The RNA (23S rRNA, nucleotides 2018 to 2902) from Escherichia coli K-12 has 791 modelled nucleotides. The reconstruction used 349,231 particles. Lineage of the source: Bacteria > Pseudomonadati > Enterobacteriaceae > Escherichia > Escherichia coli. Released in 2025, the model rests on cryo-EM data to a resolution of 1.87 A. The work is reported in "Structural mechanism of FusB-mediated rescue from fusidic acid inhibition of protein synthesis" (Gonzalez-Lopez et al., Nat Commun, 2025).

[PDB]
Context: one part of a larger RNA, bound to proteins that are not shown
RNA sequence: GAACUCGCUGUGAAGAUGCAGUGUACCCGCGGCAAGACGGAAAGACCCCGUGAACCUUUACUAUAGCUUGACACUGAACA
RNA sequence: UGUUCUAACGUUGACCCGUAAUCCGGGUUGCGGACAGUGUCUGGUGGGUAGUUUGACUGGGGCGGUCUCCUCCUAAAGAGUAACGGAGGAGCACGAAGGUUGGCUAAUCCUGGUCGGACAUCAGGAGGUUAGUGCAAUGGCAUAAGCCAGCUUGACUGCGAGCGUGACGGCGCGAGCAGGUGCGAAAGCAGGUCAUAGUGAUCCGGUGGUUCUGAAUGGAAGGGCCAUCGCUCAACGGAUAAAAGGUACUCCGGGGAUAACAGGCUGAUACCGCCCAAGAGUUCAUAUCGACGGCGGUGUUUGGCACCUCGAUGUCGGCUCAUCACAUCCUGGGGCUGAAGUAGGUCCCAAGGGUAUGGCUGUUCGCCAUUUAAAGUGGUACGCGAGCUGGGUUUAGAACGUCGUGAGACAGUUCGGUCCCUAUCUGCCGUGGGCGCUGGAGAACUGAGGGGGGCUGCUCCUAGUACGAGAGGACCGGAGUGGACGCAUCACUGGUGUUCGGGUUGUCAUGCCAAUGGCACUGCCCGGUAGCUAAAUGCGGAAGAGAUAAGUGCUGAAAGCAUCUAAGCACGAAACUUGCCCCGAGAUGAGUUCUCCCUGACCCUUUAAGGGUCCUGAAGGAACGUUGAAGACGACGACGUUGAUAGGCCGGGUGUGUAAGCGCAGCGAUGCGUUGAGCUAACCGGUACUAAUGAACCGUGAGGCUUAACC
Repeated sequence: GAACUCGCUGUGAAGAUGCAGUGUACCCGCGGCAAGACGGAAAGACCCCGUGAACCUUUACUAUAGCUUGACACUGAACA
Repeated sequence: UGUUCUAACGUUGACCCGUAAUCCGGGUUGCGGACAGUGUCUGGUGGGUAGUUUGACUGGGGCGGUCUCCUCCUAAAGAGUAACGGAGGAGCACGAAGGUUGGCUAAUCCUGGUCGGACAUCAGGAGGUUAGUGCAAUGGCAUAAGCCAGCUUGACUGCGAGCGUGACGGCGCGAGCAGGUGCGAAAGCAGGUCAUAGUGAUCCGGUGGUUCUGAAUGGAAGGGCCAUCGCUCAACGGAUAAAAGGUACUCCGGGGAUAACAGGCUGAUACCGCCCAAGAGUUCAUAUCGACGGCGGUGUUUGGCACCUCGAUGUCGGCUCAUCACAUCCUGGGGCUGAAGUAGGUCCCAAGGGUAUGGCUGUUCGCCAUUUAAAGUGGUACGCGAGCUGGGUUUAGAACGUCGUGAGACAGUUCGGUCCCUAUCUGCCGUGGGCGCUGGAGAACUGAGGGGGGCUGCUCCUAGUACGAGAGGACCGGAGUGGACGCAUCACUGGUGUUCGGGUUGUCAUGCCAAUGGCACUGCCCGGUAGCUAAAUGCGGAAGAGAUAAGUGCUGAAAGCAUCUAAGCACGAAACUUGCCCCGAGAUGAGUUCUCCCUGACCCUUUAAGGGUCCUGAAGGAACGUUGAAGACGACGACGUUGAUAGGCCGGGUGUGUAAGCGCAGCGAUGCGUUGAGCUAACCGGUACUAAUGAACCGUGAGGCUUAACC
């Protein structure tokens, strides 16, 4: 995905409506209930991985605005 | 080598003008003045801001450990061979500890010997490398590779047949050739060291050398070539010259390649059982218990593993609802007892039913209070969130302790903090439709099979009897009365009773009074009929039977005995099969019994369980209507005029509680009389007043074949 869409005990990518064995079961609705369909919803948020991202911190690194130092310039005259 | 000065420059002092102007500019003047300030350059500071870095391995990640090299084992007798396998080392040393020639031989012990001792040096013996090798281990080493001495620089330079080992970069072994050298009489030996660790690519740059290069030319610079130097680049084939952290404010790409939940495999651990029997038990292994040791079972705790799921398998506790196992908590049966009785202990059988409420805490649990016959142990995705909860836990807020410089963090605490889903399929509880079951139809059944149910206290009698010194105190058997649970029911006691009656507040209306009605939760209340219903009151669990469990036996050989067993025979429990209740023939193996209905004609044709046409239309059914103590709808039941099916109506009952009107008393509210009045649902007994219609519709017309028996 398609369905002609039962139980159980096994089996099996290790918890089966669908395999094996076996049990049970005439065909089809309606009102109900939610045990299962590892039911629906969202490419797990946990965890790990990627030589991924972001933002935050700091005595991580490298820079840098700012702040601050001196030299020279704008910048002159008298004695010291 | 100070201060002063004015003229640059400043003025966010005053005044004037442009000018209708708190801008700006010009002017005047005061103050300041080479200062301040600005440009370029420069040292410092600089999470204020920015770009980034912050390793890998890893039985998940982190933390810890490790990362290159050497030796041994694992390594399976060639080489090689993995793990966070088992053990140790290296990151040097040495101009002699290298070369050669000549020589030499160890450890340890015993005996004797000044000081001198366990151990110094000396002598001899034994011994034979058990020593030595600069440093691990392994392999070597007497021709020593070990030890001593002389002379020395081969710890040479250029090369190198051939070979080993590597993916490669590389790394290793090497006779021999040329030059020059040391030692030796000589043969010879020497290109470091008994061997295997003692290490770092490339780039960039430094130093010395050089028949190379030299940007017009000569030089030079720079480059090349040769020699050599600088990396714990140790994360050791080295990302950069240069790099730490937080994120629960988070985000993306991925993974069940990999963790947390549950499943799985496993079963160390856990839990349960058994074997041996030291002992304990006055005595006495085995009533009860069991040391030192041994063997299993379960899947059941803590784990191991990483197989399923990361394009999602919701996770503790509670609640609701369960279902299975039996290793049994109670009740039932039984053996042993260190079982007098009562009451116990222990083991066997047994799963039918039953198996607390509370305090504290999120708790599971646990402790506690008080019950009980008992308050079982486990499995079920540690059952159950498309069933509920949301206290625990694990987002974002905030705080404390603690850690951190900090962002933040804590198997610490504290206060707060969105729980979605209309059920397609399976399943399950109910309830219909279809067809079948062999002519059709209406009934009543049988019972294959299925389900439900199955608990138990106390008191009294037996009997103060058995038992016991007493204290106490039964079995067996019988009776009564309860708890919990279940079924039914509504006579009683009650609840409800917005459809019955009454009281009463506010307000609006019916013209007004009086009387009524609407609205305010049914306005608020008080009562209450039917129905429904529990707290109400009836009933139930069984007895009995069969076959058994553990167990107890009879008779009885094998096996002259003994023996519950082998032949044969008896007993034995809430388990089993029945007995009780309910469903039940789709019991397709579709059963049985009773009753009812249908007794035409004709044609065609592949001739057959054939298809028509006409006539006929039963029993019964359905439909429709009036309906129900039946019901979601279907269904089921009653009734349809030859009729009580429903409504109405009449009477009664019941409930409410003395209506209205009128009269009387009172000033009046109101009282009293008429009056237990009026009103009164679903109730009861009646009653055709209303509505349940004459029809129509569906369903047919004698019901296959074969065989047997009978007539």

The depositors describe the entry as "Staphylococcus aureus FusB bound to the small subunit of the Escherichia coli 70S ribosome (FusB-70S:SSU)". Rfam match: Bacterial large subunit ribosomal RNA. Rfam 15.1 lists 51,934 matches to the family in 10,816 species.